[PDB]
Description
Shown are 729 nucleotides from a PDB entry: RNA (23S ribosomal RNA, nucleotides 526 to 1261) from Thermus thermophilus. Tourigny et al. published it in Science in 2013: "Elongation factor G bound to the ribosome in an intermediate state of translocation". Among the 53 different proteins in the entry, which are not shown, are 50S ribosomal protein L31, 30S ribosomal protein THX and 30S ribosomal protein S11. An Rfam search finds the family "Bacterial large subunit ribosomal RNA" in it. The structure was determined by X-ray diffraction at 2.86 angstrom resolution and released in 2014. Entry title: Crystal structure of the ribosome bound to elongation factor G in the guanosine triphosphatase state. Crystals were grown from: 100mM MES pH 6.3, 75mM KCl, 6.0% PEG 20K, VAPOR DIFFUSION, HANGING DROP, temperature 294K.
Context: one part of a larger RNA, bound to proteins that are not shown
RNA sequence: ACAAGCAGUCACGGCCCC
RNA sequence: AAGGGGUUGUGGCGUGCCUAUUGAAGCAUGAGCCGGCGACUCACGGUCGUGGGCGAGCUUAAGCCGUUGAGGCGGAGGCGUAGGGAAACCGAGUCCGAACAGGGCGC
RNA sequence: GUCCGCGGCCGUGGACCCGAAACCGGGCGAGCUAGCCCUGGCCAGGGUGAAGCUGGGGUGAGACCCAGUGGAGGCCCGAACCGGUGGGGGAUGCAAACCCCUCGGAUGAGCUGGGGCUAGGAGUGAAAAGCUAACCGAGCCCGGAGAUAGCUGGUUCUCCCCGAAAUGACUUUAGGGUCAGCCUCAGGCGCUGACUGGGGCCUGUAGAGCACUGAUAGGGCUAGGGGGCCCACCAGCCUACCAAACCCUGUCAAACUCCGAAGGGUCCCAGGUGGAGCCUGGGAGUGAGGGCGCGAGCGAUAACGUCCGCGUCCGAGCGCGGGAACAACCGAGACCGCCAGCUAAGGCCCCCAAGUCUGGGCUAAGUGGUAAAGGAUGUGGCGCCGCGAAGACAGCCAGGAGGU
RNA sequence: GGCUUAGAAGCAGCCAUCCUUUAAAGAGUGCGUAAUAGCUCACUGGUCGAGUGGCGCCGCGCCGAAAAUGAUCGGGGCUUAAGCCCAGCGCCGAAGCUGCGGGUCUGGGGGAUGACCCCAGGCGGUAGGGGAGCGUUCCCGAUGCCGAUGAAGGCCGACCCGCGAGGGCGGCUGGAGGUAAGGGAAGUGCGAAUGCCGGC
Numbered sequence: 001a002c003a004a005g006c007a008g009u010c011a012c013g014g015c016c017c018c
Numbered sequence: 019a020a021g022g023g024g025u026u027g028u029g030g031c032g033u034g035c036c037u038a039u040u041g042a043a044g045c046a047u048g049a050g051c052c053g054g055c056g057a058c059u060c061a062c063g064g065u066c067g068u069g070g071g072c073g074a075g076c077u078u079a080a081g082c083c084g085u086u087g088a089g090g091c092g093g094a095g096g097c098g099u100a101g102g103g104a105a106a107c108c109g110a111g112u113c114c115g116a117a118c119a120g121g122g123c124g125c
Numbered sequence: 126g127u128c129c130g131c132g133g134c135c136g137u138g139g140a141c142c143c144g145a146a147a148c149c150g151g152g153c154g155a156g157c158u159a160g161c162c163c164u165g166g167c168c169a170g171g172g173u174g175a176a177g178c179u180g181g182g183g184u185g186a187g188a189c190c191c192a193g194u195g196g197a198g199g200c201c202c203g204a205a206c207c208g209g210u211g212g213g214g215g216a217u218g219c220a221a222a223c224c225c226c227u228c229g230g231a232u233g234a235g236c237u238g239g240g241g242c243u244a245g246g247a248g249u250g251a252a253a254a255g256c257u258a259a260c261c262g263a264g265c266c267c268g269g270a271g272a273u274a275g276c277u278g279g280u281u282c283u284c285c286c287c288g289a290a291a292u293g294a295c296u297u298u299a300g301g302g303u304c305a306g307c308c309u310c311a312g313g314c315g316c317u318g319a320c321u322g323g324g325g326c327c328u329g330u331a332g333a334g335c336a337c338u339g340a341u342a343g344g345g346c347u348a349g350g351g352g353g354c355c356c357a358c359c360a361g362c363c364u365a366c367c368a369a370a371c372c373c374u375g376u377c378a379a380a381c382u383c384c385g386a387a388g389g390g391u392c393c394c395a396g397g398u399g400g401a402g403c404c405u406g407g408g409a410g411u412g413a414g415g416g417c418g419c420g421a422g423c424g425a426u427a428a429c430g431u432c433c434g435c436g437u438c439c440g441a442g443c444g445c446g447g448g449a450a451c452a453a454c455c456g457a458g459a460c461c462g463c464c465a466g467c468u469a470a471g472g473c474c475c476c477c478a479a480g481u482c483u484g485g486g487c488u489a490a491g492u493g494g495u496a497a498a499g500g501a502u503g504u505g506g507c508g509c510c511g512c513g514a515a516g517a518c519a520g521c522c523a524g525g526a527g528g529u
Numbered sequence: 530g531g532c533u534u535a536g537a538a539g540c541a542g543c544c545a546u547c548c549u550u551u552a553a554a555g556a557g558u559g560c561g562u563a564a565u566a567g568c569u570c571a572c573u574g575g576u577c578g579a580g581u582g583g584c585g586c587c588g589c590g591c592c593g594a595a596a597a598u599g600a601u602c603g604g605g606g607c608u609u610a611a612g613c614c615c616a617g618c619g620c621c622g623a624a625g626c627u628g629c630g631g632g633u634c635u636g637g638g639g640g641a642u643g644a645c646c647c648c649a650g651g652c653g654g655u656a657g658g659g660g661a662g663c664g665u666u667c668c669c670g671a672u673g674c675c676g677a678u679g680a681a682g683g684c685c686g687a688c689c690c691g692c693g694a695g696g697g698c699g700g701c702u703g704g705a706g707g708u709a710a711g712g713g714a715a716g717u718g719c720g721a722a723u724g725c726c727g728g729c
Stems, first nucleotide, its partner, number of pairs: 008031011035048001037046001050729006060138013075097003081091003101108002111123004141279002144276001148269006159243009168233001170202003173198001177194006206230003211226004245261001247257003282662006292305005306411002308408007316399001320396009332384001333382002338378003342374004347368001349367001351364001353362001414439007422431002445456003460631004465627003471621003474605003480618001482617006493607001499592002503589010521575004526549003555570001559568001632652005638646002663718001665715005673708003682702005688697003
C1' cells in the first nucleotide's frame, strides 16, 4: 500500500518525547 | 511543562542550482555524493583619494657607524619655487605679428 | 608643496585562474614499420611438358612430320609459409584489428632467422601524404614555457545605500575596442531640474488641394495624322478612325504643394526642494536586446520577420494579483512582522473567495465557447412606401379575346 | 404581328411595343412544340370578409466550416442564463493603500551634542559604484593571561547576543595546547571550472 511528484512551505489535526 | 521538540494525515500555495541568454523548470551548459586543494597578487613606476609629518620648502639613495628584532649618520640626487617659445631666447610674462591690433598659453 | 603610510584604478611584467591547434632549440628512437647491406635458412605432394637430344619416316640431300627422351617456367592445382577477397560473428571483445566460413600467392619481383645502415622538413616509400615504437599533411622527450587564446568555462563570508546598458561615432571593425551616452562615489555650486502655465518666434507631417512637377478617365473645342469631297487656283467641306495644346466634369502622389492643423522645438517670465539640476574629479559596467502600442520603410496591407522613430514594460520586477497555465496584455513598483481593514484589474453557480442580487431587453445556436466573400420567409425591432366599406393578400369559380 | 431562320405564328435571338371589342386581357409571365397545338401567368369580374405586400436600416443568431494520439468553454455544468446588451445596489479580490508594531538610509529639528528621543520622507534590483561588518593564518600585546578542576579539534543544543556573516553559553568527545581588549600583516572564506587528489 485509491495515490499524482523541484519534494518544500503555510495551516489545522493525530501519535510519540521533555 | 501552559511552552517546546520529533513525525506527518488532509487542505492551500509552489516550474531544481549554476552558467549562458532577448528569453530556461526548461528537452540548452556544468555537476554521482562527500572531504580536502582550487582563481584579482607582488615588484617598480604612475594617477586620484586619504592618515599623518614638515612647509618655501619636503626628502634622502647607495654606502658608513651602531645594534644583533636599536637606531643614527650619509644632501650625490629627486620633486617643488615660472611661464611662454620649434629654437636662440625673453620673463610675469611670453609665442604669432611690423604692430602702444588682436588672440593662444601664463601668478 | 613634499615625504612616509593606507586605499582605488592605470602602466610594465605570466598580472584573476585553468585550456589549445601550434612555433623554435637540444637530444632520444629503424628491438614496430619502410628501404637497402652481410650472413644463414625455408618452399608437402601432384600436374603441364619449352628448348635441346635420339630414333623412325621423308628427300638428290633437306626443311619438316611422327614418336620417344628431356625438364623449361615472375606455368597450373594445392599444404607448410606469406597474405587479407566476400560474408557472418565480435564491438565495456579472447583481441586497442581477433574468430569462423570463404578467398589471393605459393621456384619468385617468394618467405624467413641472425648481424647491420638510413631520423624529423629528415629518412624510407612497386606512391597511400603510406610507414618511421598501438593516432604521422611533419615522430617522441626535455627545454624557450606560465607561448599566445579579442574565445569557452570558473571565480569562494554578511548586511546597508544607489543602480545602468545593449545607443552614436570611428575601428582589417562587426560576439573585440576608444571617445561620448546611461550608473556610482567624493568635493564644489545652490533653484538652475524633469513636468507645467503664459507669451513670442521656428516648422511643411496628418488632412486637404490641383496653383507648380507629374499621373489621370470621359467630354468639349481644336494643330496635325487615316480618309472622303475635289483640287493642287490650297483652298473648301466631311470624319461613331488616331490625336496634340487648351477648356470643362471627375480624380491620383514618399521623392507634387495655392494650402495646411493637432503637435513639436526653442527663448523669456512664473510654478516646481527633487535619490532634481550644474560644475570638477575617482571607479565603472554597457556598446547581442527583446515583447507590446503608435508612425513609417522593407516584406506579400506574411512571420514569435526585419529596420528606424516616439512611448512602454521584460531585461534587472521568472517577486505579488488577474489573464486556466505563460518575461514583457490588465492591475501593481515586494525593508520586516500581524489569525485586522479598504481596494485594483478580474470576479461573485460548484471546482474557488464574493449576488444562483435587482429592473428592462435580446439569443435558441451550447451561438456564447475560433474565420471570409457569399447565401437565407432564422428571430426581434425600427423605417417609409404601396394595397384595402373603386371590399385580391392568399385560395378558389370565370374570363384571359380580336388585328394574328 | 416585322426580321431573321429549314421552321420562329405571345414565348431561340435581334428593330417596334400600335389599336380592337372591352369588365380585363402583354404584340406576352414562365413551363410547352420540330415549329404549330395545348398548359398557366400578367389583367379583370365573381364567391370570401381584412388586414396585406414591397423595398431600407438595426441587434442577436444559422449555413458557408475538412487534418491527422482522446475529448472538452480551464473543468463541472449553464438556456426568462451560469450567454449577450443596457441600468443599478452591494460584496470578493495583490506584497497597492490604511491600521498596529519594528528596522535601516537620508534631511531637518532637538542643540545644557543626548551617538539618544520626536517629526519628515525614502528602502524591488542584474552589470556595476559606494559604505559598514563576520570569520581564517600569522605578528606585536606575551618572561603576560587561560589550560589536566581539561587547550585546540570533533559531536549535540529547543538556550543567550547579533539584521547577518557570526559570537556566546551548556552536555558529551578529546588529551596539550590556546591566546582578550587594541592594533598590524596576508597563501583568508568554494557548489559548480567535462576542475585537481582522495573516499565512497